[PDB]
Context: bound to proteins that are not shown
RNA sequence: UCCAUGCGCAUGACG
RNA sequence: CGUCAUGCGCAUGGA
Numbered sequence: 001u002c003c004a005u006g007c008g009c010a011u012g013a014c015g
Numbered sequence: 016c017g018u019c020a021u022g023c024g025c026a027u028g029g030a
C1' cells in the first nucleotide's frame, strides 16, 4: 500500500 | 418487524 472475511451502528426511501 | 440503497466504525487473516 493492496486484497479477502466477519460483526455492529446510523441515515434516507418503501412496505 | 421486513426490503433496498448509502455511509461509518471495529475485529481477524493474507500479499
Base pairs, nucleotide, nucleotide: 001030002029003028004027005026006025007024008023009022010021011020012019013018014017015016
An RNA with a sequence from Mus musculus: 30 nucleotides with solved positions.
Released in 2025, the model rests on cryo-electron microscopy data to a resolution of 3.35 angstrom.
The entry is indexed under PROTEIN-RNA COMPLEX, HELICAL FILAMENT, ATPASE, INNATE IMMUNE RECEPTOR, IMMUNE SYSTEM.
The organism belongs to Mus, within Eukaryota.
The reconstruction used 547,562 particles.
The depositors describe the entry as "Cryo-EM structure of the I923V MDA5-dsRNA filament without nucleotide".
It was solved together with Interferon-induced helicase C domain-containing protein 1.